[PDB]
Context: one part of a larger RNA, bound to proteins that are not shown
């Protein structure tokens, strides 16, 4: 998806098909919560990616800021030690 | 050049409506004045929360100038000053910030280890090649000799023998296939050597091709034969291109050294310098070679069931359970009842190992509620054994029919204890069961603590707080309808499939058996309980919109009476109807067996519950009994349309449709190591298949005649019996009409051509006639409450011991209604002729008439009264 009763086998190792059995008669109504490994989401956990971002710090490379130095802004005199 | 201070005007700060700067002069305080006034202060305002503003006055005359109000400098006025500051490079700080990294393999990953580059020996299965986180180890190293040549020697180790001298010190002989020794794992190789010592040496040199391993026949490592040189060793042949062989290691850019001393720097050139060529080093151990920390419990993504955290497969180590042998234990005595050393199962209720399914999700503790299964049975029936006198108890067998609990502490599964009990087994069902629930734990995000961490943050460590979604579909289940199986009705039968009852106690057997005592039973009976079932409502107890009938409070209706409202106002009672081990009633008896214990009785001369064959027997098992009735199992009975419908029957015709005519479904029972005729029970015969038996000759059978017989046979009346298991059929009377192949004749058949199913039944309907017969419900619609979610079900409904709606009486609920009355009222007021138990007002409440009044079927009973209803509508046939 088609779809809709069941044991069992095998089998992607728990089937509604499949094979072997039980079985099986129109169309239904109120309930129900066993069962569709129901339905909600391209598992959030693990893992894998030469994917990521937050946040840390003694990681690796800068950096904004600050300090320290020299030159320039920068002249005009006395002194004394190089 | 360097350190220090002077300068002011560059630069910087700061104020102000740029208001009084700087200097020098008047004036008085002063110094003691030794020339002559030269130095220093000051130079209108201080008891008091008043005023102060737009010049008076003088002087010269010039509606106007000085002065008053000192001159001078136009420096606004302080700080600061070549240092701040700015402007460029420099060097250090610098998770505040920004970027980015933070291998691999891996019985997941992560910790661990290197199976990442590699050797040796074995897995390795006698060529090569060969996995694994196989098994036992080893390398990133030594070494100027531990490399090369030569060249003498014999090694480990025993035995004999020499002073100290000994188990070991040195020496000497003899033995010594190597049992030493070769730098280091292993293997391999080696004896006038590859070992040991000695001599001499740089071949561990140069140049560049071939070649093998590993191989892609690419790198790298390594090794190999050899050319061309130069060498070293030896008397010489030879030998030597690093370690006796098998491991012991390194691109591409960049640097750096050596050679060549050669190319090039591009307008020519010289010296530097720089680039080039060949060949080493310095390096990459993740060794064919990025430059690299960590955390995320705030998280994202692309994907993985390649791959872990459940169930599930497989396995069964381990976890349970269960056997065989028998040494030993049990006073004695292998097995009563245990049982070492071993040794074979089993189970999937443990944990593991795996990684086969799910990662575009299978909702992951545990409890709770609720069926079912399993039995390795705790109880309970029934039994065998005992170290079984009795009572207890303990091994065992049939057995899952039937129970198998209240609690305290924990989320707990498990555990533990109290306490009942008959007993409180064990387990499974996706470790049942989360669209059942719950959410206490785990395990999203807040937030504590402890221990780690430098931090961020970790903990499988405590602790606290943290959204539990969807069925209305399909199936399955409960439980309720319903078409057509001529139509309606009422009785009815049983195939299936369900089941159900369970335990205990007292009494009495009995203080008995049984036992020295001590202690102590059983069976039949018997009165009740447990736990379940299925029901019922007398009764008692709950329930209350009976809002029945009573109280109360708060409002609204003017008061009274009656009454609204208080999102049923509240309260007592309260029938009726539900309903409760909170109430009562009711729960069956045959058969067949397990086990086991027995008859008889071979095998096997004898025993022997067994082998044939029998017999008693459990809470089993099928029955009785109960529940449901197959909507495709069935029977019996009642009525079946007044419509030209409907039934029954005698034709004639026409159709439809076949799970499959084509001479006959042709009737004893019974045993099988037996049947059946005869005589005799002695013996003979039958059978050995139905290839039987009846029927069968005629245009798918025609149309005449004749004998013989008096028989067979079809039809069609007719008689009289037998069959109920589903009889529906098998006999039989008598009579007609026919055929007769039981024999003999007579006439027909062609041409469907040489075959074509070559059309020949019974069943069932329809449709024409004919004979006869019979004259209905059911549904819907009101009712009803014995029913009910709606369907469905019980009832009633055309004139009646009808049915209704009222009335009336019973029933049974409240609790004494409205009204009037009183000599009833705590008492207050008023009035007087004062009551020699007044009188009028107001007064919660009394008390009479009043067990009265109200309600009373809505699912109460009865009713003679009074009033009304009573032919709508579909639809059914063999």
């Nucleotide at each position: 998806a088609c779809a809709g009763c069941c044991a069992a086998g095998g089998g992607a190792a728990c089937g509604g098909g499949c094979u072997u059995g039980g079985c099986a008669g129109a169309a239904u109504c109120a309930g129900c919560g066993g069962g569709g490994a129901a339905a909600g989401a391209a598992g959030a956990c693990c893992c894998u990616g030469u994917u990521g971002a937050g946040c840390u710090u003694g990681a690796c490379u800068c950096u904004a800021g600050u300090u320290u130095g020299a030159c320039a802004u920068u002249g005009u005199g006395a002194a004394a030690a190089g | 050049u360097u350190u220090u201070u002077a300068c002011u005007u560059a630069u910087u700060c700061a104020a102000u409506g740029a208001a009084g700067c700087g200097g020098a002069g008047c004036u008085g305080g002063a110094g003691g004045u030794c020339a002559a006034a030269c130095u220093c202060c000051a130079c209108g305002u201080u008891c008091u929360a008043g005023c102060a503003u737009u010049a008076a006055g003088c002087c010269c005359u010039c509606u106007g100038g000085g002065c008053g109000a000192u001159c001078c400098g136009g420096g606004u006025u302080g700080a600061a000053g070549a240092c701040a500051u700015u402007g460029u490079c420099a060097g250090g700080u610098g998770g505040g910030g920004a970027g980015u990294u933070u291998g691999g393999c891996u019985g997941g990953g992560g910790c661990g280890g290197c199976a990442c580059a590699u050797c040796u020996g074995u897995u390795a299965a006698a060529c090569g090649a060969u996995a694994a986180c196989g098994c036992a180890g080893g390398u990133g190293u030594c070494c100027u000799a531990a490399g090369g040549g030569g060249g003498a020697c014999u090694c480990a180790u025993g035995g004999a023998g020499a002073a100290c001298a000994g188990a070991a010190a040195u020496c000497u002989c003899c033995a010594g296939u190597a049992g030493a020794a070769c730098a280091a794992a292993a293997g391999g190789g080696u004896a006038a050597a590859a070992g040991u010592c000695c001599c001499c040496u740089u071949g561990a040199u140069u140049u560049u091709g071939a070649u093998u391993u590993u191989c892609a026949g690419u790198g790298u490592g390594a090794a190999u034969a050899c050319a061309a040189a130069c060498c070293a060793u030896g008397a010489a042949a030879g030998u030597g291109u690093g370690g006796c062989c098998u491991a012991u290691c390194g691109a591409u850019c960049c640097u750096u050294u050596a050679g060549u001393c050669c190319c090039u720097c591009g307008g020519a050139a010289u010296u530097u310098g720089a680039g080039g060529c060949u060949a080493g080093a310095g390096g990459u151990g993740c060794c064919a070679g990025a430059a690299a920390a960590g955390u995320u419990a705030c998280c994202a993504c692309a994907g993985g069931g390649a791959u872990a955290a459940c169930u599930g497969g497989c396995u069964u180590g381990u976890g349970g359970c269960a056997g065989u042998c028998a040494a030993g234990c049990g006073u004695u005595c292998a097995u009563a009842g245990c049982g070492a050393c071993a040794u074979u199962g089993c189970u999937u209720u443990u944990u593991g190992a795996u990684u086969c399914u799910u990662c575009g999700a299978u909702g992951u503790c545990g409890g709770c509620u609720c069926u079912u299964c399993c039995u390795a049975u705790c109880a309970u029936a029934c039994c065998g054994a005992a170290g079984c006198a009795g009572a207890a108890u303990u091994c065992g067998g049939u057995a899952a029919g039937c129970g198998u609990u209240g609690g305290a502490u924990u989320g707990u599964u498990c555990a533990c204890c109290c306490a009942c009990u008959a007993a409180u087994a064990g387990g499974g069902a996706a470790c049942g069961u989360g669209a059942g629930c719950u959410g206490g734990g785990u395990u999203u995000a807040g937030a504590c603590c402890g221990u780690c961490g430098u931090g961020a943050g970790a903990c499988a460590g405590g602790u606290u707080a943290g959204u539990u979604u969807u069925a209305c579909c399909c199936u399955a289940c409960u439980g309720a309808u319903g078409a057509a199986u001529g139509u309606u009705a009422u009785c009815g039968c049983a195939a299936u499939a369900g089941u159900a009852a369970u335990u205990g106690a007292a009494c009495u057997u009995a203080g008995u058996a049984c036992g020295a005592g001590a202690g102590g039973a059983a069976c039949c009976g018997u009165u009740c309980a447990u736990u379940c079932a299925g029901a019922u409502a007398a009764u008692u107890g709950g329930u209350u919109u009976u809002u029945g009938c009573g109280g109360c409070u708060g409002u609204c209706u003017g008061a009274u009476c009656a009454g609204g409202c208080a999102a049923c106002g509240c309260c007592g009672c309260g029938a009726a109807g539900c309903u409760a081990c909170c109430a009562u009633c009711u729960g069956c008896u045959g058969g067949a067996u397990u086990a086991u214990g027995g008859c008889u009785g071979a095998a096997c001369g004898c025993c022997u519950c067994u082998a044939a064959g029998u017999c008693a027997g459990a809470a089993u098992c099928c029955a009785u009994g109960c529940u449901a009735g197959a909507a495709c199992g069935c029977g019996a009975u009642g009525a079946u349309u007044u419509u030209u419908g409907c039934c029954c029957u005698g034709c004639a015709c026409a159709u439809u449709u076949u799970a499959g005519a084509u001479g006959g479904a042709u009737a004893c029972g019974a045993a099988u190591a037996a049947g059946a005729c005869u005589u005799u029970u002695u013996a003979g015969u039958c059978g050995c298949u139905g290839g039987a038996c009846c029927a069968u000759a005629g245009c798918a059978g025609g149309c005449u005649g004749g004998c013989a017989a008096c028989g067979g046979u079809g039809c069609g009346c007719u008689u009289a019996g037998c069959g109920g298991a589903a009889a529906g059929g098998c006999u039989u009377u008598g009579u007609g009409c026919g055929c007769u192949u039981g024999c003999c004749g007579g006439c027909g058949g062609a041409u469907a051509g040489c075959a074509a199913u070559g059309u020949c039944a019974a069943c069932a309907u329809g449709c024409g006639c004919g004979g006869g017969g019979a004259u209905a419900a059911a549904u819907c619609c009101u009712u009803u409450g014995c029913a009910u979610a709606c369907g469905a079900c019980u009832u009633a409904g055309a004139u009646g011991u009808a049915c209704a709606a009222c009335g009336g009486a019973g029933u049974a609920u409240u609790g004494u209604a409205a009204g009037c009355a009183g000599u009833a009222g705590a008492g207050u007021a008023g009035c007087c002729u004062u009551g020699u138990u007044g009188u009028u007002a107001c007064g919660a409440u009394c008390u009479g008439c009043u067990g009265a009044g109200a309600u009373u079927a809505a699912g109460c009973u009865c009713u003679u009264g009074u009033u009304g209803u009573c032919u709508g509508a579909u639809u059914u046939g063999u």
The RNA (25S ribosomal RNA, nucleotides 2339 to 3361) from Candida albicans SC5314 has 960 modelled nucleotides.
NCBI's taxonomy places the organism under Eukaryota, Opisthokonta, Dikarya, Serinales, Candida albicans.
The structure was determined by electron microscopy at 2.32 angstroms resolution and released in 2022.
The work is reported in "E-site drug specificity of the human pathogen Candida albicans ribosome" (Zgadzay et al., Sci Adv, 2022).
Among the 75 different proteins in the entry, which are not shown, are 40S ribosomal protein S25, Ribosomal 40S subunit protein S29A and 40S ribosomal protein S21.
It comes from the structure "Structure of the vacant Candida albicans 80S ribosome".
An Rfam search finds the family "Eukaryotic large subunit ribosomal RNA" in it. The literature on the family includes a 2001 paper in Science by Yusupov et al., "Crystal structure of the ribosome at 5.5 A resolution". Its Rfam clan is "LSU clan".